[PDB]
Context: one part of a larger RNA, bound to proteins that are not shown
Molecule: LSUb_rRNA_chain_2, nucleotides 606 to 1466
Organism: Leishmania major strain Friedlin
RNA sequence: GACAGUCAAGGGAACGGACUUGAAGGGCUAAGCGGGGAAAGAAGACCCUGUUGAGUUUGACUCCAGUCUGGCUCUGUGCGG
RNA sequence: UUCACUUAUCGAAUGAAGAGACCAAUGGGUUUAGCGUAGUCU
RNA sequence: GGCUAUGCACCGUCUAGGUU
RNA sequence: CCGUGCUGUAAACUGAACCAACGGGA
RNA sequence: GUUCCGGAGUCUUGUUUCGAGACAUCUGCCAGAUGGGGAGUUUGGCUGGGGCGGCAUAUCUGUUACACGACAACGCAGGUGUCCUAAGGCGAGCUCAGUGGGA
RNA sequence: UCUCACGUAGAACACAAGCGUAAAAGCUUGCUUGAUUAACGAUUUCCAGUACGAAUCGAGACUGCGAAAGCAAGGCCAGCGAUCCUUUGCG
RNA sequence: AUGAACAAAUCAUACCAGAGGUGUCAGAAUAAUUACCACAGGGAUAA
RNA sequence: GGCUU
RNA sequence: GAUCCUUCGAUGUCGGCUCUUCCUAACCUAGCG
RNA sequence: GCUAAGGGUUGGAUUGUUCACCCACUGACAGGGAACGUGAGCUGGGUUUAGACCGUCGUGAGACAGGUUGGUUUUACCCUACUUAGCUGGAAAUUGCGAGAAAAA
RNA sequence: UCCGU
RNA sequence: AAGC
Repeated sequence: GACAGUCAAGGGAACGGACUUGAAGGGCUAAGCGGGGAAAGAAGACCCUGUUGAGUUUGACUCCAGUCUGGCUCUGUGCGG
Repeated sequence: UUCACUUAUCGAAUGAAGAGACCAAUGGGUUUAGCGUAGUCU
Repeated sequence: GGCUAUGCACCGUCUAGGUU
Repeated sequence: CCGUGCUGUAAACUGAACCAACGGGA
Repeated sequence: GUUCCGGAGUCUUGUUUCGAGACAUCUGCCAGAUGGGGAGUUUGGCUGGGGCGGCAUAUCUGUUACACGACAACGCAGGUGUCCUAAGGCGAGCUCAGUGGGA
Repeated sequence: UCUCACGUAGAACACAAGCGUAAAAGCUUGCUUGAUUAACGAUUUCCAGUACGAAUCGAGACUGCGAAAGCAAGGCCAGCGAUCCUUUGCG
Repeated sequence: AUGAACAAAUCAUACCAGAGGUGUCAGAAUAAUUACCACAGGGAUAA
Repeated sequence: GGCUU
Repeated sequence: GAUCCUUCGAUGUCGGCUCUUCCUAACCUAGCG
Repeated sequence: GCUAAGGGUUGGAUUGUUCACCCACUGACAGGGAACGUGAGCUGGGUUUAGACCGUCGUGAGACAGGUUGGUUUUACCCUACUUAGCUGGAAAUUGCGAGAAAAA
Repeated sequence: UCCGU
Repeated sequence: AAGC
C1' cells in the first nucleotide's frame, strides 16, 4: 500500500487522476531531484459542545478531625461562713 | 463556698539503698481496756 | 441480768543515745 | 539541762580504703 | 567445741521515698463555639463562535402582516408584578376641550 | 371668578396603547357593600383540543339602588403559581 | 369519620374550602481557576 | 480557498 | 469588513535567503505629437 | 500628451520585521500575481507551551491582543514532473494477402 | 542500340 | 512527351 498516476479551460462540496470540450502520449530501462500526489507519522494539544473528568483556591453549598469552653462522672474525710 | 486531712488520682527519682517516733496526744486497746468518779441502759 | 454507752482521771503500749 | 541521730571540710595543681577486729555467754 | 549475742540502739494503727491532692497535668459521656487542616458536590439557558452585555426566559397594545383565521428575527415603538371602601353598585341632575362679545 | 352665544367630542375614563361612549360609559351628587354566597351547570381563548391565568352565557340563596321596567355576583380586555409539607375554617 | 380486644378524657390523623412559593414563572437546594492539564466528539462552531 | 463587501 | 460553503481519525504560521515564470494602469531605455 | 511589457530596475546604518526614514551610486533606482509563489529547500530573529523577574489587576489560586530573559524544526528507497544516460519494435501504427512513390513513361 | 531530343 |  482502495484502484491508479500527461495537461489547458469549464462546471462541481466554490483548488479534478477519473466528468464535458480540446491538446499531447511507441514500449522497456540506469543515475539524480525535491514541483505535485491538498504525500507519511498521531481518533487536533488551539476553539466550541456534553446535565464528562481531574489538580488547585476561597469571604460557594453540605459536612469531618484538631483546639477551646460548660455540665455530669471519676469522688472520699473533718472544721467554718 | 475557705480552711485543714490523706487513702483515691496525678507528677518525679531510684539498681524502690537508710521514713517517722522514742522529745509522748485532740492517739490505740477485752488478743497492749487494767482500774476509779458521775449519769444513763438489760 | 452475763454487762454496755457517754464524760472526765490514773495505768499499759512507751525504751536508747553524738554533742552542750 | 539543751540537742536530735550526730565519727571527716588535706583539697590550693589526681595517695590508700571490701571479703570484722575485738568483747561476752551456753 | 561450736554456735549464739554486742560491735552495728529499739519500735511500726503497715504506706519505697519526695511533691501536689479530692483540685487536677485525671477517666468516660453529653452540649456549644471555632475550624480549606481535610472530604463530597455544584458552578442555568438563549446567543450570526464562545465570553462581556442584554433578555423575552411568564405577560399586554400598536406595528412587522400580505382586506377570513394563522404567521418569525439579540425585528421596531412602548408597557406589566402595582393601585382603589371608592377610583366598586345604582338612581337623579348636568355637558365637556375650546372660541367670540361684556364687567 | 361672574354673564351670554356657539361648540359631533377635538376633553375625560388610576396606569401603556387600541377600540368604545353625549339627557352617557364623562362631571356633581344621594343611598349602599353583587368586590358575598353560589348544589363538581355549560363554554371561549392557549391547545395535545391537557392544565394554569383571564373571560362569556346561566340556575339557587340572601341582598343593594330605583316610582318602574331594569341594572349589579368589582374597577371590560395585562396585574400571576403544581405534588409533598406547615397552618386556619367547616363538618 | 378513625386510632383494629373493649370503654372514657387528652393527643394525633382523615374528608371538604382557603393561606404561606417556586419571576429559570408546567415549579433541582448551588462559587472560582488551570500556561501542569484530561477524555468523548464536532467543520452542526471560532483562529 | 470562495461570495459579497 | 460581512458571511460560515469545504477542512478539527490535522492541508505545518511571519520575515529573510535562493530560483523560475507571468501581468501593466511605462521609473529608465526606444519612437512620435 | 500617444505608441510600446523587448531588455533593465543597485549597496549600506538602526529595527525580527513587511513598511518607513537616512547616507551613497546610477540612465533608473516603477507597481503587482503565482495557496498573502517558495519549511520531506534552509534559517528560527518574531509569534504561541512547561522555568523565572517587573508593572497594573485579583482576598486567593491566578490573569494581561503589557514589557523582559531561556527554550528538540522528523521521513523519499514508491508514482508522476523535470534533468542527463542506454536498448528496441513499428504505416490496417504489431493483424490482411487491404495494393496510393513530391519516381520513370 | 542507347545517348541526346 | 518534336522533328531524331